[PDB]
The RNA has 19 modelled nucleotides. The 2012 paper behind the entry is "Molecular basis for RNA polymerization by Q beta replicase". Crystals were grown from: VAPOR DIFFUSION, SITTING DROP. Ions in the entry include calcium.
Context: bound to proteins that are not shown
């Protein structure tokens, strides 16, 4: 030393 | 908490 939202997949 | 797709 990774923002905000979807939508699903694990957990 | 970790993914894939995705709009910025």
């Nucleotide at each position: 030393c990774g923002a905000u939202g979807g939508a699903c997949c694990c957990a | 908490g970790g993914g894939u797709c995705c709009a910025u």